Source information
This is an experimental structure of RNA (P-site Met-tRNA(Met)) from Homo sapiens, with 70 nucleotides shown. The depositors describe the entry as "39S human mitochondrial large ribosomal subunit with mtRF1 and P-site tRNA". Keywords: human mitochondrial ribosome, release factor mtRF1, non-canonical stop codon, RIBOSOME. Among the 53 different proteins in the entry, which are not shown, are Growth arrest and DNA damage-inducible proteins-interacting protein 1 and Large ribosomal subunit protein mL43. The structure was determined by cryo-electron microscopy at 2.9 angstrom resolution and released in 2023. The model includes bound methionine (MET). The sample was in a buffer at pH 7.5. Primary citation: Saurer et al., Science (2023), "Molecular basis of translation termination at noncanonical stop codons in human mitochondria".

[PDB]
This record gives sequence, C1' cells and structure tokens, in this order.
RNA sequence: AGUAAGGUCAGCUAAAUAAGCUAUCGGGCC
RNA sequence: AUACCCCGAAAAUGUUGGUUAUACCCUUCCCGUACUACCA
Repeated sequence: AGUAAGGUCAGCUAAAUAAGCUAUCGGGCC
Repeated sequence: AUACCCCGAAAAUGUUGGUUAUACCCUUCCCGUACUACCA
C1' cells in the first nucleotide's frame, strides 16, 4: 500500500427465547 | 469475623443505515486483528 476477518452482561464465552460462569449487589452461614 | 458455601436479584449485541419486520444478515463508520507487498 492492498486484501481478509472480528466487534455480544463488569469480565470471558455460548447462543440470537441474548444463556452460563466469574465479577457485582442483597440476605443467610461464621 | 473473613473466605468458601447457600438463597435471591441485577447486568450486553462496536457503530451507520437498510433488511415484510427484525435477529445471527447486508451495509456506513470506527477500534483492534490478520495475510500479501513479488521478479529483473
């Protein structure tokens, strides 16, 4: 200079009924 | 008491516009990523 491809919970992944985990808040346990 | 733990709640589609209407699509723009840049 060209061409490819990716952009999603705080974070990281999965699914596009946008969920799970961690994080986060509240309570319990102590 | 703290942590682990247990119960419960909350929390997002990069952006632009278009996709019957939308979303996973296309597309505008932006960040980052990737490969190539050769022979005399």